Shown are 737 nucleotides from a PDB entry: RNA (23S rRNA, nucleotides 1404 to 2141) from Pyrococcus furiosus. Method: cryo-electron microscopy, resolution 6.6 angstrom. The entry became public in 2014. The work is reported in "Promiscuous behaviour of archaeal ribosomal proteins: Implications for eukaryotic ribosome evolution" (Armache et al., Nucleic Acids Res., 2013). Among the 63 different proteins in the entry, which are not shown, are 30S ribosomal protein S15P/S13e, 30S ribosomal protein S7P and 30S ribosomal protein S24e. The depositors describe the entry as "Promiscuous behavior of proteins in archaeal ribosomes revealed by cryo-EM: implications for evolution of eukaryotic ribosomes". Rfam match: Archaeal large subunit ribosomal RNA. Rfam links the family to the GO terms structural constituent of ribosome and ribosome. The family is grouped with related families in Rfam's "LSU clan". The sample was in a buffer at pH 8.2.
[PDB]
Context: one part of a larger RNA, bound to proteins that are not shown
């Protein structure tokens, strides 16, 4: 270059559309209306990761699955503030480093001392709320509260007084170092409470609006603080009469019941905090700016994720440490001109890093703004209904899951919707598809490891009104559950949402796993069985070495096969392999030793020869093996009979034209 | 179980299947487990009822494509 101006810019729950604004150009920028998706997610906070993509003005040559006046591009400026988040402090599984040793040696290894690091979701000192920025805020401003050190002044304090006692708070001089608690840790139910919040009534405004009814809408209370928590737990009294009694329940009591006084430890309520601010209107000032000046911010009762606290059920997982705090023992000294500051009040201060924005069907990652796929939190919006389920629908979002108008569009091709009459007649096969369906009743076979099969199976019903009952509660609240009649369609799980049954054989006992990406099963694993192997200074098994795993292990332990849940078995054979034990004798190295040689030696030659061989024996839930002809019986068939050999031993219980 | 679509009988109108049975097994068998099994399975076969557009025989909607216009604009190969 041609393919081509062609395929893609389609397919996953198919989105726009009108006026108006702006601009040289608008289908896809913006206002508004309208008309829709999405509803644990196309929305809200965030970690990891990216790295200025944030955020303001200027633009469009380039990028954006098309245009572009937008942007995440380009061009230029600018933001990310912390005593009270978190980092950072412990420490965890672990980890390095310096000695110790090993290694020819190390940028190399393993122990064993000693020291150090190791979670931005463990463990853990303290803080919210308002309000302001173009962009950032628990931070900076207001207000409120408050850590840690480090001072001051007071006063409990003859280093606390005061109550029989179950027990009072304005803590307990002190430097040390020690001990105790609490820090603190598997599972999953029920029940106790808190309250986010969800709705109906009755007030206050605001709206919408046949008649002016009903609806929608705004009425809020932070963290810190002071005061109260109460079921679990202790205390007295008092004494367990057929023994009582309580919980939703297992149960509890003479080691202290039933039963009454007390005490003592989470959440939770009011008030502060707060008339404030924050919501909400209401009538005035206006090109404009800056504002004024006013009213309501409300009652109750009634339903809930979650949170916090008790019993309880459970285990051949018996479920890390410390930093820190509270107590306590001793108290190094300082005390009566004293001391001391958990008690108030109150003065000073805060070393460092991080904070931007996404955080996602267009910032992550995947070359790509990829229908991929990566953690949490909101899983209790409202309707629905068992439901964090489908729809529909509220706050919020968005219409950039980013190319658009034509052909009523003919063929075909995907997704899907419907089909008489017949009911797999297709095909390797009912594969695809289809049906059945929610709930309640009724009713349930073979088999069975008696647990199960079972939601068998196969029949009925199921609206929506009027009016009742019952059950909890309190008093007519929240809701469930039945009953009766009236009555409408074709159909009352009308939608969505929702199993097709039945039988017989095979193979694998189940659940799991498996060729991460043509094979999900018969395959593995898997309880169960069984063979084997060690007395811990073992066996086994890693490592050049030192030395290590096992092992914080010790035959109810661990290591290795092997076979694969249950029932019922599991036969024969050591002939061959193989594994053990053990082994007179042959036999069998190198070494020494004798002979011989050599002036030494090289060498030759025999004893002495360990293990291994031969050799004996056990031993097949060790790796295998588990036969062959011929003759025979009232009658025609067979052979229950009967002979032969080979090689240890002759296929037995079974079960068989078989995966 | 090879010869094989063995034979018999279920079953089918008809069935080189399945099952069941006989079983002389070309070339079975006991922890290189035998057999038999309730439950249990996105396992392998087979059968039945319901039901069905797989079929007979196809035909017609509906949505996205296809076709056409604007604008964007590649590739395998050659």
């Nucleotide at each position: 270059g041609g393919g081509a101006g062609u395929a893609g810019c389609a397919g996953c729950g198919u989105a726009g559309u009108c006026g108006g604004g702006u601009g040289a150009g608008a289908a896809u920028c913006c206002c508004g209306a309208c008309c829709g998706c999405c509803g644990g997610a196309g929305g809200g906070g965030c970690c990891a990761g990216g790295g200025u993509u944030c955020c303001a003005c200027g633009g469009c040559a380039a990028u954006g699955g098309u245009c572009g006046u937008c942007a995440g591009c380009c061009g230029u400026g600018g933001g990310u503030u912390a005593g009270u988040c978190g980092g950072u402090c412990c420490u965890a599984a672990c980890c390095c480093c310096g000695c110790c040793c090993g290694u020819a040696a190390c940028u190399c290894g393993g122990c064993g001392c000693g020291g150090g690091g190791g979670a931005a979701a463990g463990g853990g000192a303290a803080a919210c709320g308002g309000g302001u920025u173009u962009a950032u805020a628990u931070u900076c401003c207001c207000g409120u509260a408050c850590c840690g050190c480090g001072g001051g002044g007071g006063u409990a304090g003859g280093u606390g007084c005061g109550g029989c006692a179950a027990c009072g708070c304005a803590a307990g001089c002190c430097c040390g170092g020690a001990g105790g608690g609490u820090g603190a840790c598997g599972c999953c139910u029920c029940g106790g409470g808190g309250u986010a919040g969800g709705c109906g009534g009755a007030c206050c405004g605001g709206c919408c609006g046949a008649u002016g009814a009903g609806g929608c809408c705004g009425g809020c209370u932070a963290a810190g603080c002071g005061u109260a928590u109460a079921a679990g737990c202790c205390c007295g009294g008092g004494g367990a009469g057929u023994g009582c009694c309580g919980u939703a329940a297992u149960g509890g009591c003479g080691a202290g019941a039933a039963c009454c006084g007390g005490g003592u430890g989470a959440a939770a309520g009011c008030g502060c905090g707060a008339a404030u601010g924050g919501c909400c209107c209401c009538c005035c000032c206006g090109u404009u700016a800056g504002g004024g000046g006013g009213g309501u911010u409300c009652c109750g009762c009634c339903g809930a994720u979650c949170c916090c606290u008790g019993g309880g059920g459970c285990c051949c997982g018996u479920g890390a440490a410390a930093a820190g705090c509270c107590c306590u023992c001793c108290g190094g000294g300082a005390a009566u001109u004293c001391c001391g500051a958990u008690c108030c009040c109150c003065c000073g201060c805060g070393a460092c890093c991080g904070u931007a924005c996404c955080g996602a069907g267009a910032a992550c990652c995947g070359a790509c703004a990829c229908a991929g796929g990566u953690g949490c939190c909101c899983c209790u919006g409202g309707g629905u209904g068992a439901g964090a389920a489908g729809c529909c629908u509220a706050a919020g979002g968005c219409g950039u899951g980013u190319c658009g108008g034509g052909g009523g569009a003919a063929a075909c091709c995907c997704g899907g919707c419907c089909g008489a009459g017949g009911g797999a007649a297709c095909u390797c096969g009912g594969c695809a598809a289809a049906c059945u369906g929610g709930c309640c009743c009724c009713g349930u076979a073979a088999c069975u490891u008696c647990g199960g099969g079972a939601g068998a199976a196969g029949g009925g019903g199921u609206g929506c009104c009027u009016g009742c009952g019952g059950g909890u509660g309190c008093g007519u609240a929240a809701c469930c559950c039945g009953c009766a009649g009236g009555u409408c369609g074709c159909a009352g799980u009308g939608a969505c949402u929702a199993g097709g049954g039945g039988g017989g054989c095979c193979c694998g006992a189940c659940u799991g796993u498996u060729u991460a990406a043509u094979a999900a099963a018969a395959a593995c694993a898997c309880a169960g069985g069984u063979c084997c192997c060690a007395g811990c200074u073992a066996g086994c098994c890693c490592g050049a070495a030192a030395g290590g795993g096992u092992u914080u292990g010790u035959a109810c332990u661990g290591g290795g096969g092997c076979c694969g849940a249950c029932g019922c078995c599991u036969g024969c054979c050591c002939a061959g392999u193989g594994c053990c034990g053990g082994u007179a004798u042959g036999u069998g190295a190198a070494g020494c030793c004798c002979g011989g040689g050599u002036a030494c030696a090289a060498c030759c030659g025999g004893g002495u020869g360990a293990a291994g061989c031969a050799c004996c024996g056990g031993u097949a839930a060790a790796c295998g093996g588990c036969g062959g002809g011929g003759g025979u019986a009232a009658c025609u068939a067979u052979a229950a009979c009967c002979c032969u050999c080979u090689u240890a031993a002759g296929g037995u219980a079974g079960c068989g034209a078989a995966a | 179980u090879c010869c094989u679509u063995g034979u018999c009988g279920g079953u089918u109108a008809a069935a080189u299947g399945c099952c069941g049975a006989c079983c002389u097994g070309c070339a079975u068998g006991a922890a290189u487990g035998g057999c038999g099994u309730a439950a249990c399975g996105a396992g392998g076969u087979c059968c039945c009822c319901g039901c069905u557009g797989u079929c007979c025989c196809c035909g017609g909607c509906c949505g996205g494509g296809g076709c056409c216009c604007g604008g964007c604009g590649a590739a395998a190969c050659c």